[PDB]
RNA sequence: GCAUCCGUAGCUCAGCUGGAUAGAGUACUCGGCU
RNA sequence: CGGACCGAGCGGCGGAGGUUCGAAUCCUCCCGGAUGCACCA
Numbered sequence: 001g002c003a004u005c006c007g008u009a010g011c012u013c014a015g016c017u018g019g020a021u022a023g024a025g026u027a028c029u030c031g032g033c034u
Numbered sequence: 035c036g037g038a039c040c041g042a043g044c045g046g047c048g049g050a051g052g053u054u055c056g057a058a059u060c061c062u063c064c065c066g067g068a069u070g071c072a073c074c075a
Stems, first nucleotide, its partner, number of pairs: 001071007010026004028043005048064005
Other pairs, nucleotide, nucleotide, family: 008014tWH008022tWS009010cHS009011cHS009024tHH014022tWS015017tHS015047tWW016018cSS019054tWS019056tWS020055cWW023046tWH027044cWW033038tWW053057tWH054056tHS
C1' cells in the first nucleotide's frame, strides 16, 4: 500500500423481526439473612 | 460482622453527512481495532 470483517450498558457479548419497539451475564445500588 | 445466598432496582447502537413518512440496521466519507495479501525479477 490493497482486500475482508468488526466498533451496541462500567466490562464481555446478543439483537439485520430484512427500516418502523434494545436484551443477556457480570458489575453497581437498595432491602434482607449473619 | 464480611463473603456466599435470597428479594427488588438502576445503568446506552464509533463519528459526519445522505436516502427515507421514519435508521442501531441502508448508503457515502472519516477515525479506531483486527485478519489475510504485498509475488517473478
Entry title: Cryo-EM structure of an Escherichia coli ribosome-SpeFL complex stalled in response to L-ornithine (Replicate 2). Solved structure of RNA (P-site Arg-tRNA) from Escherichia coli K-12, 75 nucleotides shown. Herrero Del Valle et al. published it in Nat Microbiol in 2020: "Ornithine capture by a translating ribosome controls bacterial polyamine synthesis". An Rfam search finds the family "tRNA" in it. By type it is a transfer RNA. Method: cryo-electron microscopy, resolution 2.7 angstroms. The entry became public in 2020. The entry has 50 different proteins, among them 50S ribosomal protein L29, 50S ribosomal protein L32 and 50S ribosomal protein L9.